RNA sequence: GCUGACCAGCUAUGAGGUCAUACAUCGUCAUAGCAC
Numbered sequence: 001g002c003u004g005a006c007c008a009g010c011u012a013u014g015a016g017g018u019c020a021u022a023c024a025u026c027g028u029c030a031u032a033g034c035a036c
Stems, first nucleotide, its partner, number of pairs: 003020005009034007
Other pairs, nucleotide, nucleotide, family: 002021tHS003022tHS007026cWH017025tHS018024tHS019023tHS
């Protein structure tokens, strides 16, 4: 020091919070496409 992971019934993008800064766990606002 990027970067990586987590965030609704699902996915992606912009956002942002947390952790390591290299594990993660959790939770969210908007837009688009869908599930019965």